[PDB]
Shown are 41 nucleotides from a PDB entry: RNA (crRNA).

Context: bound to proteins that are not shown
C1' cells in the first nucleotide's frame, strides 16, 4: 500500500467454500381437406 472495498468446489441456479464437500430447487407453447396463384372493398 481503501478503491474498478466482488468471486469464489455444482448438469445449472441461490447460500457457503477447498479436496469423501454441505442444504433446497431444477423445461423448453413448432406441423398438413396442400401448395401458389386472379378480379372486387
Nucleotide at each position: 500500500a481503501c478503491c474498478c472495498a466482488a468471486u469464489a468446489a455444482u448438469u445449472u441456479c441461490u447460500a457457503c467454500u477447498g479436496u469423501u464437500g454441505u442444504a433446497g430447487a431444477u423445461g423448453a407453447g413448432g406441423g398438413a381437406u396442400c401448395u401458389c396463384g386472379c378480379u372486387c372493398c

The 2026 paper behind the entry is "RNA-triggered Cas12a3 cleaves tRNA tails to execute bacterial immunity". The structure was determined by cryo-electron microscopy at 3.8 A resolution and released in 2025. The entry also contains Ba1Cas12a3, not shown here.